[PDB]
Context: bound to proteins that are not shown
RNA sequence: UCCGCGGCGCG
DNA sequence: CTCTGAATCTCTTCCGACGCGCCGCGA
DNA sequence: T
DNA sequence: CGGAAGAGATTCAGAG
Numbered sequence: 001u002c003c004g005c006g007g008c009g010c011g
Numbered sequence: 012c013t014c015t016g017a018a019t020c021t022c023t024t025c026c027g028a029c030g031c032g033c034c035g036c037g038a
Numbered sequence: 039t
Numbered sequence: 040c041g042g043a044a045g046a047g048a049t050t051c052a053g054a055g
Base pairs, nucleotide, nucleotide: 003037004036005035006034007033008032009031010030011029012055013054014053015052016051017050018049019048020047021046022045023044024043025042026041027040038039
C1' cells in the first nucleotide's frame, strides 16, 4: 500500500 | 516504340464487450 | 543494464 | 488469425 503477468471462476 | 496515368498488387497497421471473484508468480 |  | 483500410510500388493500356 502496490505495478502487474499468468491462470482458473462466476456473471 | 515510348511515356504517363490508372489500375492492380504487395506490405503494413488496426481491431477483434462491460463487470466482479479467488490462486500462483514476479532478474 |  | 482473419478481415478491412491505407500507402507505396509495379505493371498494363491508351495516347502521342
Solved structure of RNA, together with DNA, 55 nucleotides shown. Ions in the entry include magnesium and zinc. The 2026 paper behind the entry is "DNA topoisomerase I acts as supercoiling sensor for bacterial transcription elongation". It comes from the structure "RNAP-TopoI complex on bubble scaffold - consensus reconstruction". It was solved by cryo-EM to 3.8 A.